[PDB]
Context: one part of a larger RNA, bound to proteins that are not shown
Order: sequence, then C1' cells, then structure tokens
RNA sequence: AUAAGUAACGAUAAAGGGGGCGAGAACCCCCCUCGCCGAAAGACCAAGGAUUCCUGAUCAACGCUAAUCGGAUCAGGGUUAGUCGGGGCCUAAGGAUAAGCCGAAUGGCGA
RNA sequence: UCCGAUGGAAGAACCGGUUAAUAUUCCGGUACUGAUA
RNA sequence: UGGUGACGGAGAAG
RNA sequence: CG
RNA sequence: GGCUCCCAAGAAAACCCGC
RNA sequence: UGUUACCCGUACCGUAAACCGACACAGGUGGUUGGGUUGAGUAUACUAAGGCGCUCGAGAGAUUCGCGGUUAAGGAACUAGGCAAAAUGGUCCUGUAACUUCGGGAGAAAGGACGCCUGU
RNA sequence: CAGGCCGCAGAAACCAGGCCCAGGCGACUGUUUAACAAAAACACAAGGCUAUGCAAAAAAGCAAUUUGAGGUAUAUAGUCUGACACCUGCCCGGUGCUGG
RNA sequence: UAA
RNA sequence: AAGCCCCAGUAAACGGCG
RNA sequence: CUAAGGUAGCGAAAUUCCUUGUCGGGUAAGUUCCGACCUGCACGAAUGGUGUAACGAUCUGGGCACUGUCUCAACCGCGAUCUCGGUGAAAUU
Repeated sequence: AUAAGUAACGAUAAAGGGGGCGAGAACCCCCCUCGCCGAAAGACCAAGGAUUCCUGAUCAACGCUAAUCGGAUCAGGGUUAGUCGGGGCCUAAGGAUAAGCCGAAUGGCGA
Repeated sequence: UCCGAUGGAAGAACCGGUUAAUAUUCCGGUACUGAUA
Repeated sequence: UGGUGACGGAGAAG
Repeated sequence: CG
Repeated sequence: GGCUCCCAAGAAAACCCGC
Repeated sequence: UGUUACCCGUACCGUAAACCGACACAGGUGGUUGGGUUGAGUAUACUAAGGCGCUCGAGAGAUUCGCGGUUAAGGAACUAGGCAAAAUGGUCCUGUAACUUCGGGAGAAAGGACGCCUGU
Repeated sequence: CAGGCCGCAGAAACCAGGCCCAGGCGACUGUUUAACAAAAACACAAGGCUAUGCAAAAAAGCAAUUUGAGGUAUAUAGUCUGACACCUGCCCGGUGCUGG
Repeated sequence: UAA
Repeated sequence: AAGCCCCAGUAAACGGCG
Repeated sequence: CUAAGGUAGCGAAAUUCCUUGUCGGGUAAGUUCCGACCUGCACGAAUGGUGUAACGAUCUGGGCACUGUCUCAACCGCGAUCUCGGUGAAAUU
C1' cells in the first nucleotide's frame, strides 16, 4: 500500500443557559439552574514516584475531537524545626566474624 | 562479639496571624526540655 | 547482686 | 397561601 | 485499664530502681 | 543567673491521570478518620462539608445485539437438566414430625398481628 | 386493650430464608489444578503395625556441623487406614522381612 | 574373595 | 568370613482365597 | 487340585457384559429414581466390610409454591447500531 475513511474514540453519574477573553470556543474562565458520590468518588499516615507544585510566555509534538486549556514545551520561583518524623542508643529472625573445626582450589561452619 | 526493625528507649507547648506556592518549621503572645559557664 | 523493663485469648465492669 |  | 475465666501457657537487650 | 541547642526529611500525587499493570488502562495497593435522617448495624435509601459530571460530539429513533420493564389464557407442556427468572424474605405472638451420637433436626413445617386518630 | 378513620395494598420504597419427601459418596470445619476440573480427590481428629535405651533411630551435608531436641518409650520417626456403632473370617505355598 |  | 543353601517365624507385610 | 478354597455382612452396585434383567411403587405414558429377587461377565472385611445423627456452592429422583423456560410471542426505555462533523487502526493480500 490493501482491507477503509471501515472498527474504535475505554464504564448509560447528565447536562442547559447567560456573560468574559480570543483570529478561531460543545469542551477554557465567571455566574445561575440541573445531576452523581457522600464508611466516599470526602479528609489524613506510610510505601512507591521524583518537580508532576506556583507564576509568565507557547499550541509545533503529546492529550484517542478541537482547544485560548493541561499532570504538555521553555524560563523564573517555591519545601525554613532544641519540642513533628527519622537517625544517633538497644536487641529479634537472619547475616558477618573471634578462638577453634572442616575442606583439590574458590571456600564451608563456628559466641 | 558486632551488625541488623517490622519491636523497646527517646529527653520537650501552644493560641492566634501569615504566601501565588511552606508552616506545630516563618511572625506575635504562653511555655517546656537537655547540656555548658 | 536482686527487682522493673516484660508481653496470650475471650468476656463483665469501670 | 397563612 | 485493673478484674474474671480458659488452655494452646503467651520475645530480647538497652534502660530505670534497691547493691 | 548566662550562653545555648548539631544532622537528614518537609514542595506535590498517594482506594491514584503522578505507585505496580507497555496507555491519562473498568484491575491491584498496608494503616487512620468518616456529619444528619433511617435503622440492630460501619447494611440500605436520601442528603450536609467536601469532591465530581468519568477529554469526541450532533441528529435520527430501521433491522439486530447489550442491560432492564410489563404481559391475556395456560403453568415446566421448555430443556441433558426448572439453566435463568419468578417466588420466599422483617419484628412479635402461637405452634413445631420422622430420626438422633440426646447436642440436635429447628428459623422444621404450619398459622396470626402490623398505618393514622381518640381514650383508659 | 377499646373505639373510630383512610387506601387496591399499612414489613409500605430500598433492604430482606423458598419449603418438603427420598437416595449415592465423604463423618464433620478446612485444602487443591494462579489462567477450562472445588470434587467422591487431599488433609483431618482417631486406630494398627514397625523402628528407636540416647553421639537414639531418622533427615541434610565431602566433612565439620545442624535438624530430631535439648525432647528420652504416656517420646520420636516410617507406613497404611481414616469420627462413631457392630465387626474385621481362612492361607506363610510365592515375593519381601526377622532369625539359626 | 582378597591376603 | 559375609553370603548362598537349608530349616523356623511373620498377612492391620505385598499378596491369595479354583 | 491346592498354601487355603470367601466367614459375617452386602449385591444389576461410582462394581452387571448380556441389559431398557424380572416383580412391585410412582406417571396417561418412566432406558432415570425407589423397594425386593440372586447365573455376583468381574463385591467382600484397616489398598477395611456394613450402617450411621449432623454437615455439603457435591451427585441423583420426586412434590408444593412460582413464573415469558415454553404454547408464541407482543410492546416499551436507555447503550450499541444508522446519518452528519472531527480523529483514525487490524487480521488478510
């Protein structure tokens, strides 16, 4: 290349409207209404991850659509302990060894 | 004998504010606890 | 040198 | 609505 | 929590008290 | 009564789009907390706080498939087989057979009451 | 408890045992083929036989050494059977094993 | 059977 | 010298019960 | 003819070829099921025999309830499906 502009776009919890920005809007931002969870789909500790956190620019690639948006690209910024957690102290299983024991070598045991 | 936590020992507060991003850690009040002269 | 550390399960009650 |  | 009951009978060391 | 008080972690995700699954994957991941009404309950239904509407839509409403709902008369005739579905189901009060290893069988089976208002 | 009232329906929605009769197998609770088998298979409490007097027999290791067990025949190990009730007959010719 |  | 032979025992040993 | 010739208890059985053995029960009708019979091809006592209350997401037969399992299908809702806009594979050749 063909199959083919076909299968599919990953839980049947659901969306409608008005404003804003913009060259461009079903999807971005604000407001009203609706719906879903609610011993959770809310709030925390640990393992694991390692800058993904916040802000400004960009929409090439990435995002199963578009995108002015993003856990995306680039730059800048951000984590403050005598009292929190850990470590410094102690031992368990186990591990490495001393004195000794075993054994072609490499080595195996041994408080 | 030593190492080795998943166990034992750990001495010792807080109420209020505060960032775009940290807070029992920064700021103001109230304290505590261990060394040292 | 002797004690503490120092320890199970189930269930009242506080 | 009261 | 002491406490009661039961059997399957429930770490160690540092440390801390009397020496 | 002074002087002091050293080292490491601290951002962010963490029943998850950031961990393990090649994925922004319907899976897996130890511990704590988890309001109100209802209830025996941390079950169930609704709902605060908080968090979300699951990163393709719009029309149209053929066949067929997935997940569901109702059905006259019959009631297992289906089928290898009552598979699946339907039915039973709560609390309290009555009442419970054979058999038994004396514990059971047993919630056997089989019946009855249940809302609101008033009054002893 | 008595009286009254409403509806087709008062357990109101969600939630929430179907029940009985009769057999095979396995006593039972448990375990198993991660990814076509959950069972009548495995285990099991219990029973028998056999070995083992303690450096025990037995199991790992070339050995040292360790398990058994720091237990001692009411203990440990090998093997079959498999709760419980009633029971478990004859054969030592063959093959193993114990003896002289 | 080895010695 | 073990063995081997022979004889004895053992079936909740393997096994057999025409 | 052997070493000994199967004791009790079971038996068309998770074991029976013939075989849907035969008789009874249940059904209108029963190759399955239950109870008996014993020519047990080819049961049998710790590779245990025969029973057994309770237990089982075990296997097997019959009833009551109940029903779209069926007679025999009909209708309804959403998701997929179909058309339009965006993106866009695969097996195969």
The RNA (23S rRNA, nucleotides 1291 to 2027) from Porphyromonas gingivalis has 517 modelled nucleotides.
It comes from the structure "Porphyromonas gingivalis 70S ribosome (W83 Strain)".
The reconstruction used 129,576 particles.
Hiregange et al. published it in Nucleic Acids Res. in 2025: "Structural studies of ribosome from an anaerobic Bacteroidetes human pathogen Porphyromonas gingivalis".
The entry has 45 different proteins, among them Large ribosomal subunit protein uL18, Small ribosomal subunit protein uS12 and Large ribosomal subunit protein bL9.
Rfam match: Bacterial large subunit ribosomal RNA. For this family Rfam cites "Crystal structure of the ribosome at 5.5 A resolution" (Yusupov et al., Science, 2001).
It was solved by cryo-EM to 3 angstrom.
The entry also models magnesium, zinc, potassium and sodium ions.
The entry is indexed under Antibiotic, Lefamulin, RIBOSOME.